Shown are 28 nucleotides from a PDB entry: RNA. Primary citation: Tian et al., Proc.Natl.Acad.Sci.USA (2011), "Inaugural Article: Structural basis for piRNA 2'-O-methylated 3'-end recognition by Piwi PAZ (Piwi/Argonaute/Zwille) domains".
Context: bound to proteins that are not shown
RNA sequence: GCGAAUAUUCGCUU
RNA sequence: GCGAAUAUUCGCUU
Numbered sequence: 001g002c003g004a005a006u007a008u009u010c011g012c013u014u
Numbered sequence: 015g016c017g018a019a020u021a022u023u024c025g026c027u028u
Base pairs, nucleotide, nucleotide: 001026002025003024004023005022006021007020008019009018010017011016012015
Other pairs, nucleotide, nucleotide, family: none
C1' cells in the first nucleotide's frame, strides 16, 4: 500500500 | 452495488 473475515453502527442520483 | 468508522484476527514478489 491493496485487501479478506466476524461483529456493531453508518453514507450513497449527478 | 461501492464504500466509511471502531474493535479483533488474517493474506500479500509475479
Method: X-ray crystallography, resolution 2.1 angstrom. The entry became public in 2011. Protein in the same entry: Piwi-like protein 1. Entry title: Crystal Structure of human Hiwi1 (V361M) PAZ domain (residues 277-399) in complex with 14-mer RNA (12-bp + 2-nt overhang) containing 2'-OCH3 at its 3'-end. Crystallisation conditions: 1-5% PEG3350, 50 mM NaCl, 50 mM Na-acetate buffer, pH 4.6, VAPOR DIFFUSION, HANGING DROP, temperature 277K.